An RNA structure (apolipoprotein B mRNA), in which 31 nucleotides are resolved. It was solved by solution NMR. The entry is an ensemble of 20 models. Sample source: In vitro T7 polymerase transcription. The sequence of this RNA naturally exists in Homo sapiens (human). Maris et al. published it in Rna in 2005: "NMR structure of the apoB mRNA stem-loop and its interaction with the C to U editing APOBEC1 complementary factor". The depositors describe the entry as "NMR structure of the apoB mRNA stem-loop and its interaction with the C to U editing APOBEC1 complementary factor".

C1' cells in the first nucleotide's frame, strides 16, 4: 500500500428500542 471479515449510527413500520431496514464509520484479520 491492497484485500477480506466484523461492529456502529440513523430511520421506518407495527406489538414492544424490540424485531426489522436504510445509511454511515470504527475495529479485527489476511495479502
Nucleotide at each position: 500500500g491492497g484485500a477480506u471479515a466484523u461492529a456502529u449510527g440513523a430511520u421506518a413500520c407495527a406489538a414492544u428500542u424490540u424485531g426489522a431496514u436504510c445509511a454511515g464509520u470504527a475495529u479485527a484479520u489476511c495479502c